[PDB]
Molecule: E-site tRNAAla(GGC)
Organism: Escherichia coli
RNA sequence: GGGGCUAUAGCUCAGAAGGGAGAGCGCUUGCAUGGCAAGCAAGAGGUCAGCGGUUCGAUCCCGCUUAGCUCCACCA
Numbered sequence: 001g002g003g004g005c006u007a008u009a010g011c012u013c014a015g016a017a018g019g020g021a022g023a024g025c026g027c028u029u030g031c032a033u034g035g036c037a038a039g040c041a042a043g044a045g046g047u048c049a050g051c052g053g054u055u056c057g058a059u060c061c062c063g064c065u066u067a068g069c070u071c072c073a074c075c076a
Stems, first nucleotide, its partner, number of pairs: 001072002005068003010025003027043003049065005
C1' cells in the first nucleotide's frame, strides 16, 4: 500500500433483504436454606460509532470518516 471483518446494555454478543429494538453473564428487592455455587419470580442498562442519502419510515440498503481487530504484499 491493497483487502476481508466490526463498534450500540456495566461486560459477552446476537438481529428477518426492513415494520420488532433481543438473549447471556454480572448488579438490586423479595422469598428459599444452617450457610451456600444456586437448583425460582421481578427490575435497572442501548443518541442502534459518527455524518448524511434512498424507498414511506433506517442498525438494516449505500457512501464517507475515526478507532478496534486480523490477512497479504513491500521496505531504497